[PDB]
Context: one part of a larger RNA, bound to proteins that are not shown
RNA sequence: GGGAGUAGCAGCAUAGCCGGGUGAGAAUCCCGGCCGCCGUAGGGGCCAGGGUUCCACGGCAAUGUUCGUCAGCCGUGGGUUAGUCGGUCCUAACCCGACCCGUAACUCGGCGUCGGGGAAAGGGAAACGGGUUUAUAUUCCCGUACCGCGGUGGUAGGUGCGGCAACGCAAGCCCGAGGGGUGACGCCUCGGGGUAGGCGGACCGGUCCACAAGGCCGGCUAAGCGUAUAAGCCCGGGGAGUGCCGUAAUGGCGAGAACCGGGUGAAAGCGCGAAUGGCCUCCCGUAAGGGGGGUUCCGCCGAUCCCUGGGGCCCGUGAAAAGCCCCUCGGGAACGAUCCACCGCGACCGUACCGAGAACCGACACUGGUGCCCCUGGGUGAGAAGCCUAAGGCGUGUCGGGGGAAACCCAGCCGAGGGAACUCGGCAAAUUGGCCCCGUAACUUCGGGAGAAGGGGUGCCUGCGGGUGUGUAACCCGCAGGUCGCAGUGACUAGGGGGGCCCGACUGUUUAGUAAAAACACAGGUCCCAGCUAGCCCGAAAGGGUUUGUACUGGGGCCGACGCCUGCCCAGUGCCGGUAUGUGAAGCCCGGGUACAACCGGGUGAAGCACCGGUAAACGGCGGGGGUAACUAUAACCCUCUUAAGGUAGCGAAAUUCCUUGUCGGUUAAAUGCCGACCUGCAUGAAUGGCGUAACGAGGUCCCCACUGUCCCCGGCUGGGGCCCGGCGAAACC
Numbered sequence: 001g002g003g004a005g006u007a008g009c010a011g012c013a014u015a016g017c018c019g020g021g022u023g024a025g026a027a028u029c030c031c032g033g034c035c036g037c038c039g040u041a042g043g044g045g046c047c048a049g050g051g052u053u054c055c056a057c058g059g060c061a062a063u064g065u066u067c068g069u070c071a072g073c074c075g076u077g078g079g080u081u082a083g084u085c086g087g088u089c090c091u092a093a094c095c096c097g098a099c100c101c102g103u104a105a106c107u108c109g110g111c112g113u114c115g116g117g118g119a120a121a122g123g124g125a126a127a128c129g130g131g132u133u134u135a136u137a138u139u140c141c142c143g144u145a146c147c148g149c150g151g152u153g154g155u156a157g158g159u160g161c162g163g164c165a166a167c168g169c170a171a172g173c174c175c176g177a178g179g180g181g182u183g184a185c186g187c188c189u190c191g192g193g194g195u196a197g198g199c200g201g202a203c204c205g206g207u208c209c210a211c212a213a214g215g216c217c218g219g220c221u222a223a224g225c226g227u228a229u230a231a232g233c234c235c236g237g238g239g240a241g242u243g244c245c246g247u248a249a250u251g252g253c254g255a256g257a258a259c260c261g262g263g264u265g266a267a268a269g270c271g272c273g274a275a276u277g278g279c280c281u282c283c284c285g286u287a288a289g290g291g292g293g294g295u296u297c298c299g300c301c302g303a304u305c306c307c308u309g310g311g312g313c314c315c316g317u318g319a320a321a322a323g324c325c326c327c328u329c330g331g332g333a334a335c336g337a338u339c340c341a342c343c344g345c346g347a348c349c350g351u352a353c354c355g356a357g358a359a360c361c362g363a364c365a366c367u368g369g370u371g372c373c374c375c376u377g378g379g380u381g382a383g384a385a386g387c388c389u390a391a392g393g394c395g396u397g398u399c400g401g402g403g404g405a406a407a408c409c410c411a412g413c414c415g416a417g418g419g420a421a422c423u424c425g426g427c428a429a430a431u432u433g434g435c436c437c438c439g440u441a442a443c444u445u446c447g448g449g450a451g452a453a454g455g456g457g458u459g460c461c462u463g464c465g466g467g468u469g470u471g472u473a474a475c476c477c478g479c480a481g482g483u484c485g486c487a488g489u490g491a492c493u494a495g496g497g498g499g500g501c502c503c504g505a506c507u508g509u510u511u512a513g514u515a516a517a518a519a520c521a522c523a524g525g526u527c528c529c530a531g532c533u534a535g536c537c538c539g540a541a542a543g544g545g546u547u548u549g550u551a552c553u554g555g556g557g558c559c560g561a562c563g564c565c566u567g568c569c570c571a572g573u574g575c576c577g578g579u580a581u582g583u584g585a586a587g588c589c590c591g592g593g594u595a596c597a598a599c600c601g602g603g604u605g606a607a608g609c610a611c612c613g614g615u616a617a618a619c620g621g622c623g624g625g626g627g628u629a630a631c632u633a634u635a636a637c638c639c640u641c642u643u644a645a646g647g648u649a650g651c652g653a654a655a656u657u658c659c660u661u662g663u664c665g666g667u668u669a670a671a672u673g674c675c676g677a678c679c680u681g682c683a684u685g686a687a688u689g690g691c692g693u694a695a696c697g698a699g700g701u702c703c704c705c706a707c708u709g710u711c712c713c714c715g716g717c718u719g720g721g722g723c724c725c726g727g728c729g730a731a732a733c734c
Base pairs, nucleotide, nucleotide: 001734002733008728009727016034017033018032019031020030021029035395036394037393038392043375044374045373049354050353053352054078055077056076057075058074059073063071064070083146084145085350086349087348089123090122094117095116096115097114098113100110101109102108127144128143129142130141131140147346148345149344150343151342152341153340154339157335160169161168162167173332174331175330176329177328178327179326180325181324182323186313187312188311189310190309191308192307193306194305197301198300199299200298201297202296203219204218205217206216207215208214220277224272225271226270227269232264233263234262235261236260237259243253244252245251278295279294280293282291283290314318360369361368377389378388379387380386399726400725401724402723408721409720410719411718412717413716414715415714417712418711421710426707434458435457436456437455438454443448445561459483460482461481462480463479464478465477466476467475484488496705497704498703499702500701501700502699503697504696508520509519524559525558526557527556528555529554530553535546536545537544538543562692563691564690565689567622568621569620572619573618574615575614576613577612578611582609583608587604588603589602590601591600592599623641624640626638627637650684651681662678663677664676665675666674667673
């Protein structure tokens, strides 16, 4: 190059229209209005990560799935201000260096100790409100505060008091040493007091409506300083049981209750801070700016925010250190503050923006992932459900235009009469559905099964009553009557049910990307090794794990809740123990041989092999032809033929059965199915557990009721694509 001016630019959030403007040029950019989407997130705040994407002015060659006057794109200039925010301190699990040990050595392996590091959500000094910029603000400005260090000057005290007491007080300075407290802590559940927020009424100032009433908006107050009750704990007095006091509940009392009085003690509220500060509004030429006004009362619900006290569970016990407050000692001086007022100083780094259906990772302006990490108004309502809606945000989950829109597809609605005849299989769809009352089988581990099943009722308006409460405040619970509709949980929300069989006890886990299960795990049962310098294990060694441990412990296997049970065999393989009689390598000894050796022949010679025994909840195994009873049958039983022993209780055509669609019975009009029985069990069987089993299962399987377009037999509608129009514009393949 052909494919081709083709596919794709649909599906999970279907959104634009009218008028005006800019500009060469406007479906796609700006203003206003109408119409819409999100609304416990598509809104608000902010980590990590990214790194200038932030702001203003100017642009449109490329980027942007179309256009583009627009932009996270291009160019030109700008922008991050701290004693109080975070990092600089402390330790956690953990890491490193030196010394020391090992290694042929090391940039390798260890190591008690010494030292050093290790948390931008753990511990941890101190600041709040309002304004200002194109873009920063607890950082600049205004106002009003606090901390540490260092000074100045006064005072309390040294050398002082009130209270029976609990306790109340300015209640001495410097250096060192001990002690106590705080820091400093898990899960579950409950009460009490407050706040943010919300709701209702009155008044003022405004606004929307033929009127009309009525609806809607605003009606504010930080840190800091000063100020006290609640629970709980405590101090005095007092003097109790055929008991008295109290709680939502548990509880309390001669080991001192009731009852009288008191002390200490939170979150909050109140006052100052503080006003033409912030908000709302009313007049004038509108540039500077000008001017005057209002900023008030009751009541209800209230948290998942804050404080404070109780109770419960653990074969499970839920950090540490720095720092800070107090007390007592020892040593010093004669002075002198933890009180009042004032004055000065307070270094380094970060600070812009996004924070995700376009600023992070995924090659992308990717329906994925990271982060739903922290937070969220009104109505119905059990509800942070779904539906409607305020605020805030968006019309860019970035191509549009035509169409009475051909077939066909994706996603949805209805369907006469039949009601699973469809199909491997009721796959898919339908049915049921909220609350109150009634009523509820088998079976059972007596806890359950169970919302079993099954039946009635439910709206609006008018009136009566109850509970708590001070309440025609607020929340909750009943009755009667009238009335409308095909229909009153009228939309949204919102279980289809029952009976048999197999497996697995249950909750839990699994093959990231074709298997969620009958496979794994589990509580529990039982076997083995081991008294610690152990047993089991890592490593080249040094050293180390179990071990901050010690048989109610640590390690190693098999079965697998619960109930009834778990038969025989030690000949073989394995493990353990015992005797040595054998054998048994090097070495040692004896002899020969060699001027010495090499070499040759004998003996001794451990572990192990052999020999004797124990052990099956160790691996594993658990025998045919034969004959016989009152006639056809089959044989309790008798001859029997071999091994270590000769399949016990149970179950049985089984998820195990070859002949097999075994035979008989039940279920159907009709049964290669299902259930129950029979037993020639090709090739069941007892911790490679056997037989049962309530409850449980997106497990496998058969049947019944209901229901339905699954089917007889297919039909009509709704949106999105497909088709025509304008624009961008590929690939596999050849």